[PDB]
RNA sequence: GGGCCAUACCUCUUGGGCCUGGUUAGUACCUCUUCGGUGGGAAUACCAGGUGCCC
Numbered sequence: 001g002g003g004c005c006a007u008a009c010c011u012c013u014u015g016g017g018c019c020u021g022g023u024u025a026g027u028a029c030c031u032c033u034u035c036g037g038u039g040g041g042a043a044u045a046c047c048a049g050g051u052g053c054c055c
Stems, first nucleotide, its partner, number of pairs: 001055004009016002017051007029040002032037001
Other pairs, nucleotide, nucleotide, family: 011013cWH017050tWW024044cWW025043tHH026027cHS026041tWS027042tWH028041tHS031038cWW033036tWS
């Protein structure tokens, strides 16, 4: 400098942003539906873990 485009940054602390799991919850809400069924899918609150990789 390039690719992936933040677990990369922010702040200096066991914190924010971003990422993952358990709970509230596949609930609420919304598509299609012969209402049997189907697909997407929170907020708000609580707890735990993570903080770049490749050339």